[PDB]
């Protein structure tokens, strides 16, 4: 240069009539104190724009991108 696949809680990973379960975090309690532990809570779907009754999901263009091909003289 030329195509392809990905992007969600602080960190992980799951899923066109859903956004869940962990870990972390916070409050309290246990201990002389701390950790572990126990109980109870709060955290998200990139960037727009379209499609659709309704979009994590389908379509399109950017950012981040990683991966692959750049063969014969």
């Nucleotide at each position: 240069g030329g195509c392809u696949g990905a992007g969600u809680a602080g960190c992980u990973c799951a899923a066109a009539g859903u956004a869940g379960a962990g870990c972390a975090u916070a409050c309290c309690g246990u201990u002389c104190a701390a950790a572990a532990c126990g109980g109870u809570a709060a955290u998200g779907a990139a960037u727009g724009u379209g499609u659709u009754c309704g979009a994590u999901c389908c379509a399109c263009a950017g950012c981040u991108c990683a991966g692959c091909c750049a063969c014969c003289a």

About this RNA: Released in 2020, the model rests on cryo-EM data to a resolution of 3.05 angstrom. P-site-tRNA from Neurospora crassa: 73 nucleotides with solved positions. The entry is indexed under Neurospora crassa, translating Mitoribosomes, tRNA, mRNA, mL108, TRANSLATION. It comes from the structure "The structure of the mitoribosome from Neurospora crassa with bound tRNA at the P-site". Taxonomically the source falls in Neurospora (Eukaryota, Dikarya, leotiomyceta, Sordariomycetidae). The entry has 79 different proteins, among them S4 RNA-binding domain-containing protein, Mitochondrial large ribosomal subunit and Manganese and iron superoxide dismutase. An Rfam search finds the family "tRNA" in it. It is annotated as a transfer RNA. The family is grouped with related families in Rfam's "tRNA clan".